[PDB]
Context: one part of a larger RNA, bound to proteins that are not shown
RNA sequence: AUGAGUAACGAUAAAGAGGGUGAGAAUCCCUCUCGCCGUAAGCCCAAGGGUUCCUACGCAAUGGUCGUCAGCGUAGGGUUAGGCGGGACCUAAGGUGAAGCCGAAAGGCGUAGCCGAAGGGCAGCCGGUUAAUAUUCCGGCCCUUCCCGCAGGUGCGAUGGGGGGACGCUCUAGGCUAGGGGGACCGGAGCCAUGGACGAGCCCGGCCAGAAGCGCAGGGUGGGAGGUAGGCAAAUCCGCCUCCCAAAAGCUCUGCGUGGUGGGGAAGCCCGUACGGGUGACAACCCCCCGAAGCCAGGGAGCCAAGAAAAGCCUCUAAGCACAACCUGCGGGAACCCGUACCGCAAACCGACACAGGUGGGCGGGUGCAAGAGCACUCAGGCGCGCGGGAGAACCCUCGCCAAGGAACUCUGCAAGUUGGCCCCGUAACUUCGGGAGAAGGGGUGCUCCCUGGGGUGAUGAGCUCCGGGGAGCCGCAGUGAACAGGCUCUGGCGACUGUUUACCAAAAACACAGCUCUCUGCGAACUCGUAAGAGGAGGUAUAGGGAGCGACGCUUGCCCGGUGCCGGAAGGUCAAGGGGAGGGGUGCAAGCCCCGAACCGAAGCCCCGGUGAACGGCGGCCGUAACUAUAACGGUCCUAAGGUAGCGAAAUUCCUUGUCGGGUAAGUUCCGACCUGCACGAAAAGCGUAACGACCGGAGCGCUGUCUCGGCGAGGGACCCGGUGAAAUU
Numbered sequence: 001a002u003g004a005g006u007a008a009c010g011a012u013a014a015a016g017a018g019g020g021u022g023a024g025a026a027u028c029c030c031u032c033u034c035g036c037c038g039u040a041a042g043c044c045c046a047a048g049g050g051u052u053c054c055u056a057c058g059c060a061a062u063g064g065u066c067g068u069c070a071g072c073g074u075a076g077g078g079u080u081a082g083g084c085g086g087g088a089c090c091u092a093a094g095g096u097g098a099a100g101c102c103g104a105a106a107g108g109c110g111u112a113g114c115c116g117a118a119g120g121g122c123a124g125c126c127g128g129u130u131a132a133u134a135u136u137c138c139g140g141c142c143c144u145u146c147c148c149g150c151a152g153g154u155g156c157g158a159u160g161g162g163g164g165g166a167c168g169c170u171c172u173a174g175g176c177u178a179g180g181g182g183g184a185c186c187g188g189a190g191c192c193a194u195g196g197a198c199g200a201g202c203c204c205g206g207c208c209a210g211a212a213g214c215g216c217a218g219g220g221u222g223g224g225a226g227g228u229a230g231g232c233a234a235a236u237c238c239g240c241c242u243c244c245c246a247a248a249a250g251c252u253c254u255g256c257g258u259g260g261u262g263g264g265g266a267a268g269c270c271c272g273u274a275c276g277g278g279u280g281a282c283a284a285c286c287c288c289c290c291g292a293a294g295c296c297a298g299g300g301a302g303c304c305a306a307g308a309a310a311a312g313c314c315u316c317u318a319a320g321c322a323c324a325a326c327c328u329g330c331g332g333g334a335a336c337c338c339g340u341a342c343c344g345c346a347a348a349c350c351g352a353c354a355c356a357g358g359u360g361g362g363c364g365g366g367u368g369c370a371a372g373a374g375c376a377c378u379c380a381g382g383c384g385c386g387c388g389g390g391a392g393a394a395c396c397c398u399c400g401c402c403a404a405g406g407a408a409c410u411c412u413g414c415a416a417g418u419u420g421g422c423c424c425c426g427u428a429a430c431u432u433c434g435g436g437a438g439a440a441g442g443g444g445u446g447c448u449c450c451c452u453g454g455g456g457u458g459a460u461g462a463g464c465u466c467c468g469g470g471g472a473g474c475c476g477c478a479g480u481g482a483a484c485a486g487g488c489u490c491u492g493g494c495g496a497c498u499g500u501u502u503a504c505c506a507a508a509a510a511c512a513c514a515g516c517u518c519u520c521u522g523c524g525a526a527c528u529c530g531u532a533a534g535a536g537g538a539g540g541u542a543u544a545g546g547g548a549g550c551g552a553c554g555c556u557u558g559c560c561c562g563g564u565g566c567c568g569g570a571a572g573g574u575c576a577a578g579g580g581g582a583g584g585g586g587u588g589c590a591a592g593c594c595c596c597g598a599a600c601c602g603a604a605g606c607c608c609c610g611g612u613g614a615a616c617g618g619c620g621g622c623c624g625u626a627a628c629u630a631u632a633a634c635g636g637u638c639c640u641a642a643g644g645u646a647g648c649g650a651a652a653u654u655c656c657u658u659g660u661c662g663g664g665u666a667a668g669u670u671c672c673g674a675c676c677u678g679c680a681c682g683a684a685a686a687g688c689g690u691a692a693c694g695a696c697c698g699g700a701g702c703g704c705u706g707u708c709u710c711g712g713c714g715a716g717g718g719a720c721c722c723g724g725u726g727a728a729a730u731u
Stems, first nucleotide, its partner, number of pairs: 001731001008725002015033006034384004042363004048343002052341001053077006062070002082143002084339004089120002094115003100109003124141005144335011155321002160316004168303005174296003179290005185206004190202002207263003213258009222245007230238002264285001268279004304307001349358002365378005387723004395718008404709002408707001413704001421445005430435001432552001446474012475479001487702007494694002499511002515550007527536003553689004558619003563616002565612005572607003578601002583596005620638005647681001648678001659675005
Other pairs, nucleotide, nucleotide, family: 002730cWW003729tHS004728tHH005006cHS005726tWS006727tWH007726tHS008064tWS010353tWW012716cWS013383tWS014034tWS014384cSS021025tWH022024tHS025068tWS026387tWS027065tWW027066tWS027386tSS036041tWS038380tHS040042cHS040364tWS040380tWH046344tHS047344tHS047346tWW051079tWW054131cSS055076cWW059070tWH061072cWS063354cWS066386tWS071347tWS077132tWS078079cWH082123tWS090310cSS091117tWH091309cSS093116tHS097112tHS098111tWH099110tHS102532cSS103106tHS103531cWS108533tSS117119tHS119308tWS119309tWS120310tWS129134tWH157319tHS158317tWH161235tHS164312tHS165311tHS166310tHH167309tWH173297tWW177292tWH178291tHS187266tWS187283cSS188266tWS188267tWS192199cWW194195cHS204266cSS205284tSS210260tHS212259tHS235236tSS246248tWS265283tHS266281tHS272274tHS272275tWS293373tWH304306tHS321324cSS342348tWS343348cHS346359tWH375483cSS394719tHS403706cWH403710tWW406705tHS406707tHS407413tHS407415cWW407705tWH409707cSS419486tHS420485cSS426440tHS427439tHS428437tHS429436tHS431434tWS432690cHS435691tSS458462tHS459460cSS459461tHS496691tWS496692tWS497513tHS501508tWH502506tHS502507tWH509652tWS514551tHS516614tWS521525cSS522541tSS523541tWS523542tHH525538tHH526537tHS526545tSS530532tHS530533tHS550684cSS552690tHS556683tWS557684cWH560641cSS561615tWH571608tWS575604tWS580599tHS581597cSS581598tHS582597tHS588590tHS588591tHS618642tWS625632tWS626631tWH632633cHS632634tHS639643tWW640642tHS644645cHS644682tWS645683tWH646682tHS649676tWS650657cWH650659tHS653681cWS654656cHS664668tWS664670cWW665667tHS668670tWS683686cSS690691cHS706710cWS
C1' cells in the first nucleotide's frame, strides 16, 4: 500500500422537546415529558489502586461520533483523632532461632525466646459545619491510661503457682432493640380539577442521643471451719479429704427503658444555573400492631465427628521491700508513631481496551402472590449503557401466532410445546418396609353478602393481628386471570447410593465411597521424605498403622502349586573377599628380599526340599454309542500341573449375523422374552441378582406441539440508504 469508505463503533433500559452557553452543540448546563434498576444498576466497609477528590482556566491528543464535557492538559486547594484501624499488648499455623544436633562448601534441623492476625485484649455517642475532612474540626453529653500530691485502706511485691479468658454442631425459651405497618389522634403549606365529594377527604411529617439514679430482662458465682504428702512443697491461692450453713438470697457484670439535657424536624411554596438556602410551623414528636438471623450471651436441650493458644483481669505467695509498695478516692498535670482525598460488582481493582468476564463482609424499604433475599410494580437513591438520522429487501439473530394433520422430521421428539403454585380427594407392581410418591388420575382456586371456631396482643373486651369453618349470590372465554411455576408411563443395560474428574471439545458405565479379603508391622514398628541430623507414622501401640485388590446389600466364589512370586527349610551342591600353603618362580656369594600358587576352612544368592490362588497365572483333543430319525446320559483312546463347576449367555463379550423362535408394529439390522455351535461369559482385574438413586446409554406408549407434510404472516436488533470515525487475514 490492497482488501475499503468496506466490517465495526462493546449488551435492544429509549427516547422527545424548550431554554441557556458557545466559533461550533443530538451529544455540556437547566427545565418539562418518557423509559430502566430498586437483594440493585442504591448505600456502607475490606483488598487493590495512588490524586482519579474539589475549584479555576483549557480541547492537540486520550474518549470507538461530537464535545464548550470529562476519570484528559496547566495551575491552586484538599486527608486533622488518647476513644475508629494498626503500632509502643497477647499468642495460632508458619517463620525465626540462644542452647544442642547434622551436613564436602553453600547450608539443613532445633528447646526456650522472639516474630506472626480479619482470632483474644482495649476508652465515643448524637448533631453541626467545608467546594473538598470528619466517631478526626466544633457543640452537647461520656470515658480511658500515665506522672505528682493528698486522704483513706492493706504485708506489698513476680516473666513463678492457681483461676479465668476458653470456645463444636443442630434445634431452641423468655424478654428486649433494630426495622416495619395502622390511627378516627397531634402538627402542617396547600388542594377541590373532568360527572360526584368540604368529608374518618387528599397529600406531608409525628424522632435521635444521653452520665447518676431507678425500672424490666438476663448473664456469672456457693458461704464457713479443720486437715493436707499434688499444683516440680515457696502460697493462707488452687486441688483433694471431713463437719457445719444456707440452697434462694445475697454479691456482681451486661442489654434494654426511663432519665438532667442537647439535637433534629416533612410536603408545598420563595430564591436559587451551580450547591443549596429562607420559609418551619413556637412544628407535632403521641397511641395501637407485626417484629428479628441482631441484644441480654459465657442462656437452654439434644447429638457425636467431641470442638485454639497467650496476654489483659483476679488470686497466691519468692527474692526484695516495708519512710517502700500496692489498693481505693480526689485534685493537678501528661497522653507518641502511621492511616484518614477519591474509586471500591467497578470507567479508578485482575482481565493489553471507559471490555457483556472476575472480586470478600454489612444494610437492602412498600404492596401483592402460602412462604422468601423468589416473582411483578415501586420508595430513597441511581441510571437510559460516549455515534446518530432514515428506510421498512433478501437473508441472519431473538421473539409471537396458525387451518387440517400430530413425530409422518430425524442418529434421536434434537429444539420447542405440554405440564406447572397451593388446598382436597386418590394413588399400582415391587420393596432393604424408609421407600416407590408430587406415582398415576381428578376436583378446588375470583369478587359480594351473611352466620360462625380457634389462637397472639391486650384486660377476659375493644381495636389491632394470625389461621380457619359454613350458607347465599355476582361476572368473564378464562379466578395461582400478569410474573415466578414438574410433561407423565412401561421396560432393558451400567453403576448400589450423596460425592469426584480431563480449568479450555469427554461428567460417564471412569475415580471415590461405606464394606469384604489378603499381606507387612511388637514399637527407636512397618512404611514414607531426607546425604544427615531429623521428621511424618503417633505423643498412636495389632479392635492400631502401612501396602493391595475387590467395592452398598443378597446368594455364592469350584479345580490346578509343573513355571513365576512370596513363606518355610540348621542337611547337601555351587559360591566372593579373607584364611591356608602342598608345590613352584625371579634375584643375590649368601643370610634374605620379592612373585605364582593345589588341597582344605570359608556368607548371603542360586540349586535343591516343601508350602502357598481374595499371590502372577491356567482351567484339553480325536473316535464311537439308544424303541425310525435326531441327539448322546454311556464308552474307547492320546495329553495335562489341572482340564471351566455354580450361575450366566447372539451379552457394553457373537465372526458367520438382521442366527432361530416368540412379543411389540401396517411394516422392527434396534428393543424386549426365549433356546445355546459361548469365533472369544464364568466366579473379589469377582459370578449371578437387587429396592432405591442417576442432567449416564437403549426400547416403547400416552399427552403436546411449526420436528415434519410445508409453509405463511408478524415484532424487535442487524443487514440497505445518509451524516461522523474507520479496521483484518490475504496480496